[PDB]
Context: one part of a larger RNA, bound to proteins that are not shown
RNA sequence: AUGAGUAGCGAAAGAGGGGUGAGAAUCCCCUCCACCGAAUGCCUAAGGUUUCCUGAGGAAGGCUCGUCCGCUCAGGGUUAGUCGGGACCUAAGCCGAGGCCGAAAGGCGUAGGCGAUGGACAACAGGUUGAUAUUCCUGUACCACCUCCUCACCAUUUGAGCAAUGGGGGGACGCAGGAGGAUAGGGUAAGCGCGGUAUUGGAUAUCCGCGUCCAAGCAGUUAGGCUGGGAAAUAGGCAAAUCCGUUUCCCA
RNA sequence: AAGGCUGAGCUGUGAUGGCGAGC
RNA sequence: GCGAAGUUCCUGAUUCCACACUGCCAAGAAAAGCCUCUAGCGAGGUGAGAGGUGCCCGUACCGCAAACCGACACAGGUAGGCGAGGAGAGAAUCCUAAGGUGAUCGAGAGAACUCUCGUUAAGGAACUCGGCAAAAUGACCCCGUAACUUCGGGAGAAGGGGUGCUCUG
RNA sequence: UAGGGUGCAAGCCCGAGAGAGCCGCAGUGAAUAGGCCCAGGCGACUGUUUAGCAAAAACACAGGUCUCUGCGAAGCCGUAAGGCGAAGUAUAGGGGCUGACGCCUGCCCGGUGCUGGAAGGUUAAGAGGAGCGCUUAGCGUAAGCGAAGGUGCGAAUUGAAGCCCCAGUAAACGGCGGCCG
RNA sequence: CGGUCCUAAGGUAGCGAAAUUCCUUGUCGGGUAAGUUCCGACCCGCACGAAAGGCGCAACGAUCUGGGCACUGUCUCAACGAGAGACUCGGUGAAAUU
Repeated sequence: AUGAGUAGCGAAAGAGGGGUGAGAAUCCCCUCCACCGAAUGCCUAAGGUUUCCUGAGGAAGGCUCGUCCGCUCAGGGUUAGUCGGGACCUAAGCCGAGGCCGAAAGGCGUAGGCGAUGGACAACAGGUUGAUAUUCCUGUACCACCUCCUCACCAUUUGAGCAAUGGGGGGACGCAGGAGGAUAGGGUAAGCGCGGUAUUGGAUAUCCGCGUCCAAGCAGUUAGGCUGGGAAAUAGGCAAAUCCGUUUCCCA
Repeated sequence: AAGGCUGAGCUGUGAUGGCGAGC
Repeated sequence: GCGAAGUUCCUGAUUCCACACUGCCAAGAAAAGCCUCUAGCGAGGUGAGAGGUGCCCGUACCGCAAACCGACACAGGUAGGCGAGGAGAGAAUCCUAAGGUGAUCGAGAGAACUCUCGUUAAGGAACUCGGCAAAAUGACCCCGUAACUUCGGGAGAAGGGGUGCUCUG
Repeated sequence: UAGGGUGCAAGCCCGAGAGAGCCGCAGUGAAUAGGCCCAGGCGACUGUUUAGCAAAAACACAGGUCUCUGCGAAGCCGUAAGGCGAAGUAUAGGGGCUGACGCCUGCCCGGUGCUGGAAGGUUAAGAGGAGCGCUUAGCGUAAGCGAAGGUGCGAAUUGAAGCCCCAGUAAACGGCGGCCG
Repeated sequence: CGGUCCUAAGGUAGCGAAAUUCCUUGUCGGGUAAGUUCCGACCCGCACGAAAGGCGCAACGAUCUGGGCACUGUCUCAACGAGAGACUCGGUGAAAUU
């Protein structure tokens, strides 16, 4: 090339008006209509990697068109002591000084590490840009560490205080069920505030619409929850212990 | 019985602030 | 830019107190932070204030999606948090809220045929391998409930009846 | 409404069961919400499976039984070290078969397997060397004989498990008659 | 039941035309107007049978099988209507095959 201007153009509601432009069913704006609404909303992983924002563009990509775009060209945009990860912890597993084993290569494994999906851990509310926001700004906080300083207190060898990489406690954990306490959230019920009184028959009507709050932190308080405590003595806790464990007494 | 250890939340404050229907 | 009211009542969790309690057997990580103990360490400490210090990595945007996995701007797949109202037991269901969206070919015509639907006289499984498909049943309340049984069940057996609105209120 | 929740109380929620009425063809007026019964085969059951033509009567299962395993267990992975088994220890662990529950599960041990074993038979390497061959110092007129050493074979004898053999064992593998009156 | 041959020993209970039965649509009964399927018996078990378990068995099953009620466009026997494609116009525009 043929098949052929054929099959197809990938679930879905749009309509008109206005705009822009060389050009408009398809881009922008407006109006009404329609669709989702335990989602077709909001947030956020993994993954992607600039796709984000602004201006310009229309060859190609877009199953049509295109003035439009996740496309092209420029320029721009990501702000943290507190969020998530690291300067913390360990699980499975992995690596593994020496070591054990094995024709070689290597396999295994101790100490020791690595390794979150778990443990731990200090910041909240509001505002702001075309594009970031517990990150910026405003207000009000908190945590660790430091000492040119200030104040108070204690103490210079039973001498304050600090304190292990050691001991102990703690952290520290299942599943189901039910009842409490409370709070988000909801109703707009009442009250309150603001706006409105309609022309289609009716309505100052028990009339219509909209709104009706607020953080961490600090101080206080609390439904409550579990927990029995004190004093001596101690074949245990790799040493020691005024801690823990145990026992016996003594208070509920 | 007390003591511990903890407690959601609530109340004050935070806020002479902020947000807020609407104009 | 200015800015009113900003209270109470009712409802109320799947959240929190909290694996707290009760029950159960299948008996429910570790380590550190933290507290305490001594062993050590020690001439200066401890507490409070004031002043100060606080690094690196990520942060855009998509994230049930046209941006991820499906060669595609692909009816598929993609962990977790939040997830409003009416009627409701409910995250069902239908219609809505906040918010999002109208779907990337259209305009006609309204033939066969195919697909997805709706209705159907009389009959009612005659269809067919076979009631396949479709139709029917369906909620709540009350009554009632057989054989058989391992005594639990069978059971929503089966089979009946009721169900709106108004007033009493 | 009776009644209930909340509150100090107004109020606000929840709310039967009636009685009398009203309307429609139809009142869970839409959407969403079991069809039911009788009898039989199979598998007890909930589970599981051929991603993408099979969801089942197949697999699993609780229960049963057999068997192995005394702990460096047996079994298993690995050449080994090292492991799992198990930080378990015969009421445990591995393997085979059966498959809830109920009633039951007969006969056959010749064969094969497994377990155990007396006599008798057989059987490896290794051990052991009685003999024999080849070679030749010597000896022999030659033919041939032939020490020692070396070398190449080598019989008896000895020699394990196993096997034959013997016994047991079937919820081991299996098997469970003909003909005539 | 007796004999006889053979064997390791000759199938017990239970079940049986069965997910097993060739002959076979066995025979008789049930159900139907009519039933090669189904159910219940029978037993000439071609070729069941006791943990490759035998026989039962409530409950359970998107299991397989037979029959009912209800219900219906499954059917008699089709008709009409809605939408999507087909069809016409504008835009875009493949393929297998040859």
Molecule: 23S rRNA, nucleotides 1302 to 2046
Organism: Bacillus subtilis subsp. subtilis str. 168